An RNA structure with a sequence from Rhodobacter sphaeroides ATCC 17025, together with DNA, in which 37 nucleotides are resolved. It was solved together with Uncharacterized protein. Taxonomically the source falls in Cereibacter sphaeroides (Bacteria, Alphaproteobacteria, Paracoccaceae, Cereibacter). Primary citation: Liu et al., Cell Rep (2018), "Accommodation of Helical Imperfections in Rhodobacter sphaeroides Argonaute Ternary Complexes with Guide RNA and Target DNA". The PDB entry is titled "Ternary RsAgo Complex with Guide RNA and Target DNA Containing A-A non-canonical pair at position 3". Crystals were grown from: 40% MPD, 30 mM magnesium acetate, 50 mM sodium cacodylate pH 5.7.
Context: bound to proteins that are not shown
RNA sequence: UUACUGCACAGGUGACGA
DNA sequence: TCGTCACCTGTGCAGAAAC
Numbered sequence: 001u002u003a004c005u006g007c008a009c010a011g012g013u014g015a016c017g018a
Numbered sequence: 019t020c021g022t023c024a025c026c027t028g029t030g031c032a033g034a035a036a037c
Stems, first nucleotide, its partner, number of pairs: 004033015
Other pairs, nucleotide, nucleotide, family: 003034cWH
């Protein structure tokens, strides 16, 4: 990679504690 | 290192365009 929107799948990951 | 509550990010396909 014009983008907005939606969905799906996969990966995991963040914050709080003690 | 763990419990607990939570939901982030990447990728790909398909329909629309605030009057």